[PDB]
The depositors describe the entry as "Cryo-EM structure of Arabidopsis DCL1 in complex with pre-miRNA 166f". Shown are 83 nucleotides from a PDB entry: RNA (pre-miRNA 166f) with a sequence from Arabidopsis thaliana. Taxonomically the source falls in Arabidopsis (Eukaryota, Tracheophyta, Euphyllophyta, Mesangiospermae). Primary citation: Wei et al., Nat.Plants (2021), "Structural basis of microRNA processing by Dicer-like 1". The reconstruction used 300,148 particles. The entry also contains Endoribonuclease Dicer homolog 1, not shown here.
Context: bound to proteins that are not shown
RNA sequence: GAAUGAUGCCUGGCUCGAGACCAUUCAAUCUCAUGAUCUCAUGAUUAU
RNA sequence: GA
RNA sequence: GAUG
RNA sequence: UGAUGAUGUCGGACCAGGCUUCAUUCCCC
Numbered sequence: 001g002a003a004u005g006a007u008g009c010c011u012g013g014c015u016c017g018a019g020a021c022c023a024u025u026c027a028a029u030c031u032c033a034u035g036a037u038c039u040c041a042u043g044a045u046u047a048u
Numbered sequence: 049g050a
Numbered sequence: 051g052a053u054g
Numbered sequence: 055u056g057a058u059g060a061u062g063u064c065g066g067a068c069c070a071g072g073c074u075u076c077a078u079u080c081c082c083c
Stems, first nucleotide, its partner, number of pairs: 002079005008073006016065003020061001022059004028053011
Other pairs, nucleotide, nucleotide, family: 001080cWS007074cWW013069cWW014067cWW015066cWH019062cWH021060tWW025057cWW026055cWW026056cWW027054tWS039041tHS
C1' cells in the first nucleotide's frame, strides 16, 4: 500500500406486521322530504 | 329526491 | 345529504 | 359496513453501504 473473513454499531431505500389518520367503494342506517290520491280536515295511501 |  |  | 389505495408514526427482515474488534496474510523504511 491493504485485503480477507468473522464482529457489533450506524445510514439509505425496499419490503412484512401493528397503531394512528386521509381518500375511494359498495351495501345499510337515520333524518330531511317533495309531488299525487282519499280524507271537511286531521289522518291515511301512492311516486321520487 | 338530498 | 349526514352516518355508515 | 367491509376492503381498497394512501399518508404519518413503530418495529421487522432484505440488499446496499460508513465505522470498529478478533484471527491471520502482507507491508513501510